[PDB]
RNA sequence: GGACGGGAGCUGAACCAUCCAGCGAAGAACGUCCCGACGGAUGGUUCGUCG
RNA sequence: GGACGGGAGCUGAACCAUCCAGCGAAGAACGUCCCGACGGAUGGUUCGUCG
Numbered sequence: 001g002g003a004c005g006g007g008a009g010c011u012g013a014a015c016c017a018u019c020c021a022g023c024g025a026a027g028a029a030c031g032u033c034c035c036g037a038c039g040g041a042u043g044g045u046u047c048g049u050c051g
Numbered sequence: 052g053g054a055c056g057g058g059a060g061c062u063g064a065a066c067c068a069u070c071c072a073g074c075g076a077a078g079a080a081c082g083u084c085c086c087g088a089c090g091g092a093u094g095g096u097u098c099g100u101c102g
Base pairs, nucleotide, nucleotide: 001034002033003032004031005030009023010022011021012020013097014096015095016094017093018092019091035051036050037049038048039047040070041069042068043067044066045065046064052085053084054083055082056081060074061073062072063071086102087101088100089099090098
Other pairs, nucleotide, nucleotide, family: 006029tHS007027tWS007028tHS008024tWS008027tHS009028tSS057080tHS058078tWS058079tHS059075tWS059078tHS060079tSS
């Protein structure tokens, strides 16, 4: 990313302060289900990111 | 990276298999101590990577 919900926030490593940058009702988080690509090759489970 | 030790392995996300690639007695892991840079800015602790 796709489907169904959900509904106001999210991202730049974690936490407090203050900003800066980027994104969001033209739907942010989040949850369930499903798919592909990337992380040297193949089989396998997982993880991360991306569509 | 620096100092002191340590001494045969380490890295490509974790684990098993098999390879591939790269690195290692011209000192791999690992531990203690210390320093700087990067991860948007400043102060602060931590984390990761790099010298």